[PDB]
This is an experimental structure of RNA (SL7modUUC) from Drosophila melanogaster, with 40 nucleotides shown. Released in 2023, the model rests on cryo-EM data to a resolution of 4.04 A. Keywords: RNA Helicase, Drosophila dosage compensation, RNA BINDING PROTEIN. Lineage of the source: Eukaryota > Ecdysozoa > Acalyptratae > Drosophilidae > Sophophora. The depositors describe the entry as "Cryo-EM structure of MLE in complex with ADP:AlF4 and SL7modUUC RNA". The 2023 paper behind the entry is "Structural basis of RNA-induced autoregulation of the DExH-type RNA helicase maleless".
Context: bound to proteins that are not shown
């Protein structure tokens, strides 16, 4: 030479509605 | 056929927590 939990990012599928 | 929001998961960066050299 490692695990909890918080927060951006895209991403799998889904979900409740809309022209 | 697009859209307006979440979901459970995913991996990225940061954070403290807490181990073994």
């Nucleotide at each position: 030479g490692u695990g909890u939990a918080a927060a951006a990012u895209g991403u799998u599928g889904c979900u409740a509605g809309c022209a | 056929u697009g859209c307006u929001a979440g979901u459970a998961a995913c991996g990225u960066u940061u954070u403290a927590c807490g181990c073994c050299c």